Entry title: Mycobacterium smegmatis 70S ribosome with small molecule drug MK-7762. An RNA structure (23S rRNA, nucleotides 2242 to 3120) from Mycolicibacterium smegmatis MC2 155, in which 879 nucleotides are resolved. The entry has 52 different proteins, among them Large ribosomal subunit protein bL28, Large ribosomal subunit protein bL21 and 30S Ribosomal Protein S18. Method: electron microscopy, resolution 2.01 angstroms. The entry became public in 2025. It holds a match to the Rfam family "Bacterial large subunit ribosomal RNA". The sample was in a buffer at pH 7.4.
Context: one part of a larger RNA, bound to proteins that are not shown
RNA sequence: GCACUACGAGUAAAGAUGCUCGUUACGCGCGGCAGGACGAAAAGACCCCGGGACCUUCACUACAACUUGGUAUUGGUGCUCGAUACGGUUUGUGUAGGAUAGGUGGGAGACUGUGAAGCUCACACGCCAGUGUGGGUGGAGUCGUUGUUGAAAUACCACUCUGAUCGUAUUGGGCCUCUAACCUCGGACCGUAUAUCCGGUUCAGGGACAGUGCCUGGUGGGUAGUUUAACUGGGGCGGUUGCCUCCUAAAAUGUAACGGAGGCGCCCAAAGGUUCCCUCAACCUGGACGGCAAUCAGGUGUUGAGUGUAAGUGCACAAGGGAGCUUGACUGCGAGACGGACAUGUCGAGCAGGGACGAAAGUCGGGACUAGUGAUCCGGCACCUCUGAGUGGAAGGGGUGUCGCUCAACGGAUAAAAGGUACCCCGGGGAUAACAGGCUGAUCUUCCCCAAGAGUCCAUAUCGACGGGAUGGUUUGGCACCUCGAUGUCGGCUCGUCGCAUCCUGGGGCUGGAGCAGGUCCCAAGGGUUGGGCUGUUCGCCCAUUAAAGCGGCACGCGAGCUGGGUUUAGAACGUCGUGAGACAGUUCGGUCUCUAUCCGCCGCGCGCGUCAGAAGCUUGAGGAAACCUGUCCCUAGUACGAGAGGACCGGGACGGACGAACCUCUGGUAUACCAGUUGUCCCACCAGGGGCACGGCUGGAUAGCCACGUUCGGACAGGAUAACCGCUGAAAGCAUCUAAGCGGGAAACCUCUUCCAAGACCAGGCUUCUCACCCUCUAGGAGGGAUAAGGCCCCCCGCAGACCACGGGAUUGAUAGACCAGACCUGGAAGCCUAGUAAUAGGUGCAGGGAACUGGCACUAACCGGCCGAAAACUUAC
Repeated sequence: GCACUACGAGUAAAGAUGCUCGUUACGCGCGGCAGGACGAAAAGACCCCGGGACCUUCACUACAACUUGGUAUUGGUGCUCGAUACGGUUUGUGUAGGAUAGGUGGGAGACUGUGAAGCUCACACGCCAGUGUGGGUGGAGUCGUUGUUGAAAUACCACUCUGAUCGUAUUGGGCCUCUAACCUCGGACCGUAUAUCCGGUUCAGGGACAGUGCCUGGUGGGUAGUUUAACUGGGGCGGUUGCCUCCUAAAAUGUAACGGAGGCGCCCAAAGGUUCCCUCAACCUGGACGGCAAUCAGGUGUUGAGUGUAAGUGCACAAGGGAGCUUGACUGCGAGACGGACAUGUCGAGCAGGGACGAAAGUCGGGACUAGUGAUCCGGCACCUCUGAGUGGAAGGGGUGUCGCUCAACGGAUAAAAGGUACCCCGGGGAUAACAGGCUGAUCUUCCCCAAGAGUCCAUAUCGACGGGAUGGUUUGGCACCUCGAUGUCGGCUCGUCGCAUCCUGGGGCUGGAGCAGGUCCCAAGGGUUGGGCUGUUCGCCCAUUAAAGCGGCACGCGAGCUGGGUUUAGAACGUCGUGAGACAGUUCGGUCUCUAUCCGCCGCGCGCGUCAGAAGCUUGAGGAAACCUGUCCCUAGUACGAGAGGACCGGGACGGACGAACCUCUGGUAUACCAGUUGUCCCACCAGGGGCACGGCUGGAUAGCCACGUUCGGACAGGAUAACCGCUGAAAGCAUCUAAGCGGGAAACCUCUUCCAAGACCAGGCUUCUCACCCUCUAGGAGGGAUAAGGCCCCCCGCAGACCACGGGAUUGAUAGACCAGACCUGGAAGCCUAGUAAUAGGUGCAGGGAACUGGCACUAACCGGCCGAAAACUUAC
């Protein structure tokens, strides 16, 4: 998706209407119930994987905003510093010495009356040796190759330098002012009638600042784009990620796991190359300190020592120990192979150059061997007979050599990156978790085997250690096989159904069973198995009871049957954790429970056809269903037993609890057309008497029907076959044995018995009774049609029968229903009139009046002058 859509036990993608074997079941509907159709709805909100979104922040990278300085807009005069330049001045202790030798040139003459030698003071430095300088005074010199000295005159003239300074320029830094740029949401005036806009004018203040360009450094979840690994017996947390060695690895190679063990991210200038030599470790014996062990000597010792460093394979022939020389820890190369997705990785004889060691043969392209490492891009450095954007250059780029990566998530997504979401969203998954099913059965559970001991003695009355073997599948788990295009959870409620591993009641064996009361084991599932306090609770504890208050299965039975307190959406809060967004098998208060039943299934009820003619009354019971509980007290008996205390079995009787059934006399409930009272209001013109509405307005009663709190009754009594158990008679097996041949006791379980359904019991039963009859057509076969009988149905009057249907009764030869009459019963004293009272009201007339269901009369009304269904092929054998 289909459809003439049963059940059980199985089987299967592990929960079957559809498969297997069997069981059950006539066809079709109607009213009902919700166990199933992994029912409907919604491409699971949980969980995981992939993708989004929004939120956070000491994740990354940006940006807005804010802020720093420079510079433009941006100007004047002053001070105060700071670089340079230009005018001038200060100032130079190798020693030969008239002596604090500036190097260098013009250099035999300067410097003086525009007033020198020699002093008295002011100032600068200071190596207080002494230099330059101003004024006064003094009045006629100091002087040159003078010899010295690398270098001469302090006799004079030129630029300059170790360094101190002043003014002229140039040019920057800070600071104070000024006005003129610029600024004022300070005033006034004008455009302007209008005007807290705007613009202009002007006055008053700021002021080269501020503001604003451009450039620049900060702050920057304020905002924006994004990142935040994978493996994983679900994910998270933890652990791990590349390389090397061993085992797993199944004697080639290779071989997985969050299998079993370790190591590496180096080290060595010798621990490399070569030549030559040597042989440990351990043990025995001797010897000053000296011991188990230092160094020495002898012996035994073939490898157990040692190989830089894991492990393995090796190495005594040494690859182990020592010594000499050395740099092959080479350059150009490389036949041929190993390995293998690829990229990587690995071995290699031999040729040449130039070398080391060796007499030579020869060996040497690092290390006994296998770890000690990182692709590509981009970039650095050295070198080269490369290139050079018109040309020569140069820059830049090539080539060769080499360098820069815990890129360790180690085949290395970016140069550059963490978190939250219970506010969540989308795409997917039963490839993967949470529930249930399934497998398993460690754990759990129930039982058992052995018997060490306990029990005064005595394993086994009762417990049973150390160990061993199983059942069950309700615990927690393990696994991840069905379901993520949906299989809703704990507890309660309702309704149940099954197992026995039995709580009570029933039957037994053994007791360390005197009795009462127990202990333990066997048999037994018929029935029963309470109500409350606390908690969401299950569980558990407790309070009163009980004969007992059983343990489990059924999607931890049952939410298309109910609940919704817990848990487990969104709100909020506490503690705690987090910088934070948030988080918590921590707690707290609150928080939408959808669906008209198609199929199976179940409870009820019809219609059809069949049961060999059509009908009717009464039946049998194959086979089903229901029911099944138990106490207390009194006798036997204060007997048996027992020191006493206490105290029966068996056998009788009475009275109860719970449960079920029928029923309505009683008790009690109900009462929507019964009676009475009464409030408000409206109406019947009005009074009186009544009615409508307010829950039947309310209130007090209330027959019938229905009903429980009421009434009555029930669970047997007896028999049969048995369980555990007790036996009788007896061999095999001279005994013994309940057993092997045979024969018996024995329980609420079983079969009968009690109640109900029942012949669709397809072997469709039995005993009866009634009708037992006629026309037509086809052809003479079988049929088709029409009209009847007994009977039945529909219509009609009804019911205590009823959803409908059915069922039961009545239908004029009639009491079926209603009316009517009377009674019963319910209500409680009608109306009208009379009397008393001022009146409200009371009394008399009067067991009054009103009225349904129950009872009996009564054809007054209606049950009709009626329609439709409904009776026979044969044939065989026996008698």